[PDB]
Context: one part of a larger RNA, bound to proteins that are not shown
Molecule: Bacterial large subunit ribosomal RNA, nucleotides 2018 to 2902
Organism: Thermus thermophilus
RNA sequence: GAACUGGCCGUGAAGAUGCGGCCUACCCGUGGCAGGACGAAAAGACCCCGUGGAGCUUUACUGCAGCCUGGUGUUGGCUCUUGGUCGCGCCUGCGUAGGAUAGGUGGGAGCCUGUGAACCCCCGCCUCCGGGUGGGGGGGAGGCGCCGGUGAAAUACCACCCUGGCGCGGCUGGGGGCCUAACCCUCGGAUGGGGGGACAGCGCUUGGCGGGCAGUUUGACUGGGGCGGUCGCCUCCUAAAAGGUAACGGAGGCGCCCAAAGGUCCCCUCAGGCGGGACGGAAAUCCGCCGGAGAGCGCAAGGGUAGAAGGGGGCCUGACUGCGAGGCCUGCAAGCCGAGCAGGGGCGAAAGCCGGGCCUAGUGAACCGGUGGUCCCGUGUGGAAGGGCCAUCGAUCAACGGAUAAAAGUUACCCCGGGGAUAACAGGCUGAUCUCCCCCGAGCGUCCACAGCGGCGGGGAGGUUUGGCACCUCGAUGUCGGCUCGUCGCAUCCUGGGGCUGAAGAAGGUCCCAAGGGUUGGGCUGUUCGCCCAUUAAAGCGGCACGCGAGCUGGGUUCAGAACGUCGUGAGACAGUUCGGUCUCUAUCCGCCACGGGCGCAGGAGGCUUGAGGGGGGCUCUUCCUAGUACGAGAGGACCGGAAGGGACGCACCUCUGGUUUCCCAGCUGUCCCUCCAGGGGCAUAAGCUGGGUAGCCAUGUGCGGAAGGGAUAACCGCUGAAAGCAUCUAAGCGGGAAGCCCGCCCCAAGAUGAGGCCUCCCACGGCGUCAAGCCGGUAAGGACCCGGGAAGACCACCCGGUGGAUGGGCCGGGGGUGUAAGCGCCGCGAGGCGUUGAGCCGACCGGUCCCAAUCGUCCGAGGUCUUGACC
Repeated sequence: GAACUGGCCGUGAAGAUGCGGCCUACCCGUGGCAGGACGAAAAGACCCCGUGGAGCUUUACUGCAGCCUGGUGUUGGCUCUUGGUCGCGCCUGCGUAGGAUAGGUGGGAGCCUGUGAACCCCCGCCUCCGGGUGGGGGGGAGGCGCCGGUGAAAUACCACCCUGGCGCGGCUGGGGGCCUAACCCUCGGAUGGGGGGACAGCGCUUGGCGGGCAGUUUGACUGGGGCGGUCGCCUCCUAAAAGGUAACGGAGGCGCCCAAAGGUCCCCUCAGGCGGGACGGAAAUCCGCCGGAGAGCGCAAGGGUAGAAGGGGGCCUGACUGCGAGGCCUGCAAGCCGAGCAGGGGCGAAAGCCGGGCCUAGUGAACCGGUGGUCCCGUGUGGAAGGGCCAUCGAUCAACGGAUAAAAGUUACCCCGGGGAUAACAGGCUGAUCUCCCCCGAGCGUCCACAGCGGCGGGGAGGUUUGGCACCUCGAUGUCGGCUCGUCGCAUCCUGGGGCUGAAGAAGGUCCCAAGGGUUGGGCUGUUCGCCCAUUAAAGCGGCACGCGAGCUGGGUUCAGAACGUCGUGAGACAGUUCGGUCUCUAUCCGCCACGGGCGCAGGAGGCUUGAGGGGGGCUCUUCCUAGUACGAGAGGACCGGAAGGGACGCACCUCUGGUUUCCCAGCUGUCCCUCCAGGGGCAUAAGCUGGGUAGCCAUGUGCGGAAGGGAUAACCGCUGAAAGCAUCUAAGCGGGAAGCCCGCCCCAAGAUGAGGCCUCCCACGGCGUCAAGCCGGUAAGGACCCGGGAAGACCACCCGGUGGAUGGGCCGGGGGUGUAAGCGCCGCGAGGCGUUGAGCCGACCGGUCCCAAUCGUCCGAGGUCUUGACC
């Protein structure tokens, strides 16, 4: 999807109308209920997954706006002040010491002064203020070097320069004033005036701050995800005697180290044990005997190993270059072993060994770039720039086959794509945990282990707890609690029947039987639960998708708002709290409660029935008598038997009691109306309001029910009685014995297709099928149709009437309810009052009465199959 769409117990992808077995079941509807069709609706909003999206955050990454800022352009005048470099000029420099107050080296026997010198007068600066030094000037021809030596240096003159300082100029920086005239602001005015002012603004450029904004990143494994842990390499188990082999299986170690801990040649052999030996101790060193390796081998473990790989020494650096047959391993790429050839070496007499280390960890593809080198390339040519080749370096690229050179969070404001590949609910599997039993028997029980207990342990049952698992369901299996309605289990809370007792009686304890029925009302909390109040015979546990949201609720949880505590820089977050917060008219099938239609039940009818088989119901307390007896010292107080009252529940009922009574009667207000008054009507609800109220329907009201009784049983109590001389309730038998079982009571019921029975009716037509059943026709007894109705009823059905009729309507009488109508008279000014009057009005109830209406009619409806046995 199509459907010819049942129940149980099972089975099945673990919750079956569709499979198995059995059960049940005539065909088709109508009104109703909502348990099921993992019912509809929406490609689950929760959860995870996607190298999916989006909003939000920030001391994630990286940018951008914005803001800060140097340089420079727009950008000018005048000044004062200061550095950088250079050139030039002039100075600058001391330790006794040479006699000193000589910066360095070369030059240097001369000079310098009348091209106005010394003793000195004003002066500048430096100063180790001893002085150094220069201009002017008085001055008028002098003043110096060296050799010398307690200092390198040598101390006239001329040079090129070092340390620094001033002076001048050069190319450049920096700072501060003032100016006006660019730019800017302003001025009822302007080719102008005022203010700011080369700032500010703006262009280009520099570097900053920069969630204001933008683009993104924010790993995988994972008995769901997160949290935690882990991620490559070595060793050992797991690993099932080749290799290899998994898990968030059991245990450890590496990210080095050694120029000797390397090569070779030659030597040597340990740990440990006993005895011996100063300071020597359990262990420093020595001596002896024993000690096949348990020592050592740089570090984990394994394997290996003294016929060395271990310890010692001597020479050495093969921790070589150029290669490499052939193999181990292996998806690739890698990783690993390697003889031998050549070159040049080391050790050895030699054979030979040597391309690091007893071995297996000590590690990183590519890309990009740094270094050193060489030949190679060199953009018209020579170069150069830059590459190539060789060598080597920069990786906790440790998420260790390494996405980018560069990256964290949050969403309950969220979205899309997917998953029952994967969590939460329920089911399922399991049963650790949970509940309940049982075995053993320490020991307590004054003895006695069991009246009542039961250690230490052992075995199970159940599937109601918390879990484990992840098997159907994520193109939806709505989640706690309450409410409603229940049904089932018994491991029994009460009531019934028992055994035992450490049972005097009464009352208990414990175990056995028993699921018929019963199992209260309240306070608190959303609560389940639990605590508490007041009762009780008892206040029982569990299952049914923690039964039941296409049945209700919606307090809890569990969207968006908001707040507290807390955590976070933050956005936000919390099995933490707080207040609020859309529960969706129509039932197709199954199923269930009701009610019909059809056919059947071999002749057709009208009645009255049997009951196969179902269903309903099933509770219990108190008091009293027995009897204050049995029992007991007393207090208390039975059995058995009988009686009377209750509680809740169930069926029926209307007399009472008490309700309603949509118009049965009366009163009342406002308004409108008829007719002014009087009287009355509408509306004020779908009765305007109020006071009452028949029938009917009803509970609060009334009656009655649970049984009696019979039978068969449970646990249990016994008779008889062997096996087994005894004993034994049992093995053959038998008797007792529960609110339970079967009957009995009430109700349904012959679709009981096994369709039953009794009574009474109509009859055995006419044509055709010339036959197995039939066709048509009027018919009979009867029956519908139509009509009046009905404490019957959704429709249907059912029941009573239908003129020979009291069926409904009307009228009449009664009941019944209202409570003294209208009209008239009387009293009062009047509202009113009194009389007539229990008046008038008056649904349903009990009746009568043909006045009205059920008129008149129509259609349907047998004549009976066959076979067989018994009858006149």